[PDB]
Context: bound to proteins that are not shown
């Protein structure tokens, strides 16, 4: 230093 | 709700 936009699953 | 991991446009 690591886009938006989403699902899911885990830790907390 | 937040982090992480994954997947998708």
């Nucleotide at each position: 230093a690591c886009g938006a936009u989403u699902a899911u699953a885990u830790c907390c | 709700g937040g982090a992480u991991a994954u997947a998708a446009u």
Solved structure of RNA, 21 nucleotides shown. The work is reported in "Structural basis of transition from initiation to elongation in de novo viral RNA-dependent RNA polymerases" (Wu et al., Proc.Natl.Acad.Sci.USA, 2023). The structure was determined by X-ray diffraction at 2.58 angstrom resolution and released in 2022. Keywords: RNA-dependent RNA polymerase, de novo synthesis, elongation complex, priming element, TRANSFERASE, TRANSFERASE-RNA complex.